[PDB]
Shown are 33 nucleotides from a PDB entry: RNA (T20P14-U RNA) with a sequence from Middle East respiratory syndrome-related coronavirus. The 2025 paper behind the entry is "Structural and catalytic diversity of coronavirus proofreading exoribonuclease". Released in 2025, the model rests on cryo-EM data to a resolution of 2.94 angstroms. It was solved together with Replicase polyprotein 1ab and Guanine-N7 methyltransferase nsp14. It comes from the structure "Cryo-EM structure of MERS-CoV nsp10-nsp14 (E191A) in complex with T20P14-U RNA". The sample was in a buffer at pH 7.5.
Context: bound to proteins that are not shown
RNA sequence: GGGAAAGGGAUUUUAAUAG
RNA sequence: CUAUUAAAAUCCCU
Repeated sequence: GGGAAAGGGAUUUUAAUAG
Repeated sequence: CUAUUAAAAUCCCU
RNA backbone atom coordinates (compact mmCIF):
# COMPACT_ATOMS: atom_id res chain seq x y z
O5' G A 1 -0.51 2.55 2.41
C5' G A 1 -0.57 3.21 1.15
C4' G A 1 -0.68 2.24 0.00
C3' G A 1 -1.93 1.36 0.00
O3' G A 1 -2.38 1.16 -1.34
C1' G A 1 0.00 0.00 0.00
P G A 2 -3.96 1.18 -1.67
O5' G A 2 -4.58 0.16 -0.61
C5' G A 2 -5.73 0.51 0.15
C4' G A 2 -6.05 -0.55 1.17
C3' G A 2 -5.02 -0.78 2.27
O3' G A 2 -5.17 0.16 3.32
C1' G A 2 -5.83 -2.86 1.43
P G A 3 -3.92 0.58 4.24
O5' G A 3 -3.54 -0.75 5.02
C5' G A 3 -4.30 -1.19 6.14
C4' G A 3 -3.69 -2.41 6.79
C3' G A 3 -2.40 -2.15 7.57
O3' G A 3 -2.33 -3.05 8.68
C1' G A 3 -1.96 -3.65 5.79
P A A 4 -2.87 -2.59 10.13
O5' A A 4 -2.22 -1.16 10.35
C5' A A 4 -0.90 -1.02 10.86
C4' A A 4 -0.88 -0.19 12.12
C3' A A 4 0.46 0.41 12.51
O3' A A 4 0.75 1.60 11.80
C1' A A 4 -0.56 -0.56 14.41
P A A 5 2.24 1.90 11.26
O5' A A 5 3.18 1.65 12.52
C5' A A 5 3.28 2.61 13.56
C4' A A 5 4.28 2.20 14.62
C3' A A 5 5.70 1.97 14.14
O3' A A 5 6.42 3.17 13.94
C1' A A 5 5.07 0.27 15.68
P A A 6 7.59 3.25 12.85
O5' A A 6 8.27 4.66 13.12
C5' A A 6 7.65 5.87 12.69
C4' A A 6 8.20 6.32 11.37
C3' A A 6 8.57 7.80 11.29
O3' A A 6 9.70 7.95 10.43
C1' A A 6 6.90 7.32 9.69
P G A 7 11.19 7.94 11.02
O5' G A 7 12.04 7.21 9.89
C5' G A 7 12.05 5.80 9.79
C4' G A 7 12.68 5.35 8.49
C3' G A 7 14.11 5.79 8.27
O3' G A 7 15.06 4.96 8.92
C1' G A 7 12.85 6.29 6.35
P G A 8 16.41 5.60 9.51
O5' G A 8 17.27 5.93 8.21
C5' G A 8 17.83 4.89 7.42
C4' G A 8 18.69 5.43 6.31
C3' G A 8 19.82 6.36 6.73
O3' G A 8 20.95 5.67 7.24
C1' G A 8 18.68 7.32 4.92
P G A 9 21.87 6.37 8.36
O5' G A 9 22.54 7.61 7.60
C5' G A 9 23.65 7.40 6.74
C4' G A 9 23.92 8.58 5.84
C3' G A 9 24.68 9.75 6.44
O3' G A 9 26.07 9.51 6.54
C1' G A 9 22.88 10.56 5.14
P A A 10 26.93 10.25 7.68
O5' A A 10 27.14 11.72 7.12
C5' A A 10 27.97 11.96 5.99
C4' A A 10 27.98 13.42 5.61
C3' A A 10 28.33 14.40 6.73
O3' A A 10 29.72 14.53 6.92
C1' A A 10 26.38 15.15 5.61
P U A 11 30.30 14.86 8.38
O5' U A 11 29.90 16.38 8.64
C5' U A 11 30.46 17.42 7.86
C4' U A 11 29.85 18.76 8.18
C3' U A 11 29.88 19.18 9.64
O3' U A 11 31.14 19.71 10.04
C1' U A 11 27.73 19.57 8.76
P U A 12 31.65 19.51 11.55
O5' U A 12 30.73 20.50 12.40
C5' U A 12 30.82 21.91 12.20
C4' U A 12 29.70 22.64 12.90
C3' U A 12 29.57 22.40 14.40
O3' U A 12 30.50 23.12 15.17
C1' U A 12 27.43 22.29 13.39
P U A 13 31.04 22.52 16.56
O5' U A 13 29.80 22.67 17.55
C5' U A 13 29.28 23.95 17.87
C4' U A 13 27.97 23.85 18.61
C3' U A 13 27.97 23.01 19.88
O3' U A 13 28.54 23.67 20.99
C1' U A 13 26.06 22.48 18.60
P U A 14 29.32 22.83 22.12
O5' U A 14 28.16 22.09 22.92
C5' U A 14 27.15 22.84 23.58
C4' U A 14 26.05 21.94 24.10
C3' U A 14 26.49 20.81 25.00
O3' U A 14 26.76 21.23 26.33
C1' U A 14 24.89 20.02 23.44
P A A 15 27.87 20.47 27.21
O5' A A 15 27.13 19.14 27.68
C5' A A 15 25.98 19.20 28.51
C4' A A 15 25.33 17.85 28.66
C3' A A 15 26.26 16.70 29.04
O3' A A 15 26.55 16.67 30.43
C1' A A 15 24.84 16.02 27.28
P A A 16 27.94 16.05 30.95
O5' A A 16 27.73 14.48 30.84
C5' A A 16 26.70 13.83 31.59
C4' A A 16 26.56 12.39 31.18
C3' A A 16 27.83 11.57 31.19
O3' A A 16 28.17 11.11 32.49
C1' A A 16 26.64 11.16 29.18
P U A 17 29.71 10.93 32.91
O5' U A 17 30.10 9.49 32.35
C5' U A 17 29.33 8.35 32.69
C4' U A 17 29.68 7.18 31.80
C3' U A 17 31.15 6.84 31.71
O3' U A 17 31.61 6.06 32.80
C1' U A 17 30.22 6.88 29.54
P A A 18 32.83 6.58 33.71
O5' A A 18 34.12 6.03 32.95
C5' A A 18 34.25 4.65 32.63
C4' A A 18 35.23 4.43 31.51
C3' A A 18 36.56 5.15 31.65
O3' A A 18 37.47 4.46 32.50
C1' A A 18 35.72 5.45 29.46
P G A 19 38.42 5.27 33.51
O5' G A 19 39.72 5.58 32.64
C5' G A 19 40.47 4.52 32.06
C4' G A 19 41.21 4.98 30.83
C3' G A 19 42.26 6.07 31.05
O3' G A 19 43.49 5.56 31.53
C1' G A 19 40.91 6.63 29.19
P C B 1 39.34 19.74 22.71
O5' C B 1 39.39 18.32 21.98
C5' C B 1 40.41 18.02 21.04
C4' C B 1 40.78 16.56 21.08
C3' C B 1 39.66 15.57 20.79
O3' C B 1 39.42 15.41 19.40
C1' C B 1 40.88 14.86 22.69
P U B 2 37.93 15.16 18.86
O5' U B 2 37.79 13.58 18.81
C5' U B 2 38.65 12.79 17.99
C4' U B 2 38.86 11.42 18.56
C3' U B 2 37.65 10.50 18.56
O3' U B 2 37.44 9.86 17.31
C1' U B 2 38.66 10.45 20.69
P A B 3 36.01 9.98 16.57
O5' A B 3 35.23 8.67 17.02
C5' A B 3 35.55 7.40 16.49
C4' A B 3 34.98 6.28 17.33
C3' A B 3 33.47 6.33 17.54
O3' A B 3 32.74 5.75 16.47
C1' A B 3 34.55 6.02 19.62
P U B 4 31.28 6.28 16.10
O5' U B 4 30.34 5.71 17.25
C5' U B 4 30.15 4.31 17.42
C4' U B 4 29.51 4.00 18.75
C3' U B 4 28.14 4.63 18.98
O3' U B 4 27.09 3.87 18.41
C1' U B 4 29.51 5.00 20.87
P U B 5 25.75 4.58 17.89
O5' U B 5 25.00 5.03 19.22
C5' U B 5 24.53 4.07 20.16
C4' U B 5 24.09 4.73 21.44
C3' U B 5 23.07 5.84 21.29
O3' U B 5 21.75 5.36 21.12
C1' U B 5 24.79 6.53 22.77
P A B 6 20.79 6.01 20.02
O5' A B 6 20.27 7.34 20.72
C5' A B 6 19.61 7.29 21.98
C4' A B 6 19.49 8.65 22.60
C3' A B 6 19.12 9.79 21.67
O3' A B 6 17.75 9.82 21.33
C1' A B 6 20.87 10.47 23.10
P A B 7 17.29 10.40 19.90
O5' A B 7 17.30 11.98 20.11
C5' A B 7 16.49 12.58 21.10
C4' A B 7 16.89 14.00 21.39
C3' A B 7 16.91 14.96 20.21
O3' A B 7 15.62 15.41 19.85
C1' A B 7 18.87 15.27 21.49
P A B 8 15.31 15.85 18.33
O5' A B 8 15.86 17.34 18.24
C5' A B 8 15.36 18.36 19.09
C4' A B 8 16.18 19.62 19.00
C3' A B 8 16.39 20.17 17.60
O3' A B 8 15.29 20.94 17.14
C1' A B 8 18.46 20.10 18.73
P A B 9 14.86 20.90 15.60
O5' A B 9 15.89 21.88 14.88
C5' A B 9 15.95 23.26 15.24
C4' A B 9 17.15 23.93 14.61
C3' A B 9 17.32 23.72 13.12
O3' A B 9 16.52 24.60 12.35
C1' A B 9 19.37 23.31 14.20
P U B 10 15.94 24.14 10.92
O5' U B 10 17.21 24.20 9.95
C5' U B 10 17.85 25.44 9.67
C4' U B 10 19.08 25.24 8.82
C3' U B 10 18.88 24.43 7.55
O3' U B 10 18.35 25.20 6.49
C1' U B 10 20.79 23.64 8.69
P C B 11 17.41 24.51 5.38
O5' C B 11 18.39 23.58 4.56
C5' C B 11 19.39 24.14 3.72
C4' C B 11 20.32 23.08 3.18
C3' C B 11 19.68 21.95 2.40
O3' C B 11 19.37 22.30 1.06
C1' C B 11 21.24 21.06 3.93
P C B 12 18.18 21.55 0.29
O5' C B 12 18.79 20.12 -0.05
C5' C B 12 19.86 19.99 -0.97
C4' C B 12 20.36 18.56 -1.04
C3' C B 12 19.33 17.51 -1.39
O3' C B 12 19.04 17.44 -2.77
C1' C B 12 20.63 16.76 0.43
P C B 13 17.61 16.92 -3.27
O5' C B 13 17.60 15.37 -2.89
C5' C B 13 18.40 14.45 -3.60
C4' C B 13 18.27 13.05 -3.05
C3' C B 13 16.87 12.46 -3.01
O3' C B 13 16.42 12.01 -4.27
C1' C B 13 17.98 11.99 -0.98
P U B 14 14.87 12.15 -4.67
O5' U B 14 14.12 11.14 -3.68
C5' U B 14 14.32 9.74 -3.77
C4' U B 14 13.71 9.01 -2.60
C3' U B 14 12.21 9.12 -2.45
O3' U B 14 11.49 8.26 -3.31
C1' U B 14 13.23 9.47 -0.35